[PDB]
Primary citation: Marcia and Pyle, Cell(Cambridge,Mass.) (2012), "Visualizing Group II Intron Catalysis through the Stages of Splicing". An RNA structure (Group IIC intron) with a sequence from Oceanobacillus iheyensis, in which 394 nucleotides are resolved. Rfam match: Group II catalytic intron D1-D4-3. About the family: Group II introns are found in rRNA, tRNA and mRNA of organelles in fungi, plants and protists, and also in mRNA in bacteria. Its family is annotated with Group II intron splicing in the Gene Ontology. Rfam 15.1 lists 4,274 matches to the family in 1,585 species. For this family Rfam cites "The ins and outs of group II introns" (Bonen and Vogel, Trends Genet, 2001). The entry is indexed under ribozyme, self-splicing, retrotransposition, Spliceosome, RNA.

C1' cells in the first nucleotide's frame, strides 16, 4: 500500500472503584446450618455414530436450553470527496442546493438496527497448544535472551517410485498445514492433552479407499529462516483433567480516569480572485526518515495554572509553511603516521551529497482481529538499525 | 478462491 490525520477548548455512550437493590445453571427435585458453587433431573432444541461413497433415520452420547455480555454477513445512515453536469448568489476566486457516483475504515454520528455465531464464577494442582525475550544474511549498531545451523538453498510444502510398522465410527477439541514475503478468512485434509457412547434402513464401490509414523534414493517448488535451551504470556474469557460451600451478574445511585472520524472555537505563512495600486475577498492548511539555536507571521492572541475590588492584577504559552544550517550520515588529502617503494591505514578544517522509502521497541492512547498481521512505522513523546535518486 | 500492510 494515495478518504481523514493541524492547536485550544468540552462531553462518556468507554474504563475504574464505592453504596444500594434484584439476579444466577432447563422445568423441576435432593443433600445440608447454608447451595450460584454438591449430587438428581424430566423434556425441548441441535449434533449423530467402527471399511469407502452417496442417501435416509433421529437411537447411544455429547451440547445449548444460568443470571447475562458480545457479535458475522448483511440493512440503514450523519457526514466525506468528485477535471462530470443543472438551479440559485457573486465581476471573479467561490459559495450553496440537486443529480451521478465514490465513500462513510482499524484510531469520537463515542453512529443505529442485525445476529451465521462467540462468550458467561474464588483459588490451587497437573497436562495441551499458540505467542513473546527487536530490528538486521538474521553481522555490525543496539536499552533489546543464549548456543546452534542457513543462498555452496537451513527448512517447510506438492506429486511420485522404492522399506517398514501402525491406524481407521461418531461426539468433545485448542491447533496446524494447503508448494512457500508475511498475516486473517473460506474450503479441505490434518490434529494435541484429556473425555464420551457401540443404534436403524437403502444404493455403488471392497483383498476397495483414505491417513498418520519414522528411514532411504530423487522430481518439482523462493520476497529466509529453522532446532534446541532457558525465561516470560495467554478473559478471542485457549483446549482438557483432579480438587474446591468459591463467586458471578444486572439495574440505579455516587464517585473518578481516559479518548485521532463527535461539539465548540482558532488558521499563520504560501496560494487563488477583483484592483493600477493602495485596499477588498476566495479556497485552504496539519504524518516519522540530517536538523539544535535564531528568524516572518497568526500572537504573547487564544488558551492554563494561581490571587478576587467582577471586565484583575501576576506567572505561563498553541496550530500550518518557508527563512537559517549547530550538529550528525556517506565521500574527499592540497594534512598526517607505517612504507616490503607496490601502497596499507589515520583525520575531514574546505570541499559534494542526504528526493524519498522500509521498519522495529519503549511508555502513553484509541482500535481491527487475545496473540499473529495490521491502522501512515496507527497517533504522540522517546529509543534504534538499514534502504537510496 | 476474499482480504491487509
Nucleotide at each position: 500500500g494515495u478518504g481523514u490525520g493541524c492547536c485550544c477548548g468540552g462531553c462518556a455512550u468507554g474504563g475504574g472503584u464505592g453504596c444500594a437493590g434484584u439476579c444466577u445453571a432447563u422445568a423441576g427435585g435432593g443433600u445440608g446450618a447454608g447451595a450460584g458453587u454438591c449430587c438428581c433431573g424430566a423434556a425441548c432444541u441441535g449434533u449423530g455414530a467402527a471399511g469407502g461413497c452417496a442417501g435416509a433415520a433421529g437411537u447411544a452420547a455429547c451440547a445449548g436450553u444460568u443470571a447475562g455480555c458480545c457479535u458475522a454477513a448483511c440493512g440503514c445512515a450523519a457526514g466525506g470527496g468528485u477535471g462530470u453536469c443543472c438551479g440559485u448568489g457573486g465581476c471573479g476566486a467561490c459559495a450553496u442546493g440537486g443529480a451521478a457516483u465514490c465513500u462513510g475504515a482499524a484510531g469520537g454520528a463515542a453512529g443505529c438496527g442485525g445476529a451465521c455465531g462467540g462468550c458467561a464464577a474464588a483459588c490451587c494442582u497437573u497436562c495441551g497448544g499458540u505467542c513473546u525475550g527487536a530490528g538486521g544474511a538474521a553481522c555490525a549498531c543496539g536499552a533489546a535472551c543464549u548456543u546452534c545451523a542457513u543462498a555452496u538453498g537451513a527448512g517447510g510444502c506438492u506429486a511420485g517410485g522404492u522399506a517398514u510398522c501402525a491406524a481407521u465410527g461418531g461426539a468433545u477439541g485448542a491447533g496446524u498445514u494447503u508448494g512457500c514475503a508475511u498475516a486473517a478468512c473460506a474450503a479441505a485434509a490434518c490434529a494435541a492433552a484429556g473425555u464420551c457412547c457401540u443404534u436403524u434402513c437403502u444404493g455403488c464401490c471392497a483383498a476397495a479407499g483414505u491417513u498418520g509414523g519414522u528411514a532411504c534414493a530423487g522430481a518439482g517448488u523462493a520476497a529466509a529462516u529453522g532446532a534446541a535451551g532457558c525465561a516470560g504470556a495467554u478473559u478471542g474469557a485457549u483446549g482438557a483433567a483432579g480438587g474446591g460451600a468459591a463467586a458471578g451478574a444486572c439495574u440505579g445511585c455516587a464517585u473518578u480516569c481516559u479518548u485521532a472520524c463527535c461539539c465548540g472555537g482558532g488558521g499563520a505563512g504560501g496560494u487563488c480572485u477583483g484592483g493600477a495600486a493602495a485596499c477588498a475577498g476566495a479556497a485552504g492548511u496539519c504524518a516519522g526518515c540530517a536538523g539544535a539555536a535564531g528568524u516572518c507571521a497568526u500572537a504573547g492572541u487564544a488558551c492554563c495554572c494561581u490571587g478576587u475590588u467582577c471586565g484583575c492584577a501576576g506567572g505561563g504559552g498553541a496550530a500550518g509553511g518557508a527563512c537559517g544550517g549547530a550538529a550528525c550520515a556517506a565521500g574527499u588529502a592540497u594534512g598526517g603516521c607505517g612504507u616490503u617503494c607496490g601502497c596499507g591505514c589515520c583525520u575531514a578544517a574546505g570541499c559534494u551529497u542526504g528526493a524519498a522509502c522500509c521498519g522495529c521497541c519503549g511508555u502513553a492512547u484509541a482500535c481491527c482481529g487475545a496473540a499473529c498481521g495490521g491502522u501512515a512505522c496507527g497517533u504522540a513523546c522517546g529509543g534504534u538499525g538499514g534502504u537510496g535518486u | 478462491g476474499u482480504u491487509a500492510u